[PDB]
Context: bound to proteins that are not shown
DNA sequence: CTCTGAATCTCTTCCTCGTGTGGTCAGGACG
DNA sequence: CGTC
DNA sequence: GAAGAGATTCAGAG
C1' cells in the first nucleotide's frame, strides 16, 4: 500500500515529512506524487 | 593588631565575510 | 573475527 | 603581548 501484494516511471521510490493506483497469490495494465555522507589545523590571497 | 590600602597572582578577550591550496588516529598485535 |  | 577586572595576599600605623 482499503488490509496483503505488485507497480509505470522522471537515480532510489508502503515513511523522508511521504503519496497513489490496480489487484487477490503474483506479478502485471496506468496517469499523479518526493531530493540525501561530508570534521580539525597550518600556509597564501582579497574587501570593508 | 587587624582592617587599610597595596601590592601580587590569576583568568579573559582582543570583527567580518569571502577565495582557495596543502596536510592530518587509534591502537599492532592475537588467540 | 572480533577482541583486546 | 597587553591590560582590566577580580581574587588572592599582605601589610603598617596609631
Ligand atoms: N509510490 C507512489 N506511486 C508509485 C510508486 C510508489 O512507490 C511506484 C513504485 N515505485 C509507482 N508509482 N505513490
Nucleotide at each position: 500500500g482499503c488490509a496483503g501484494a505488485g507497480g509505470u516511471u522522471c537515480u532510489a521510490g508502503c515513511u523522508a515529512c511521504a503519496c497513489c493506483c490496480u489487484c487477490u497469490a503474483u506479478a502485471a495494465a496506468a496517469a499523479a506524487c518526493u531530493a540525501a555522507g561530508g570534521a580539525c589545523c597550518a600556509c597564501a590571497c582579497g574587501a570593508g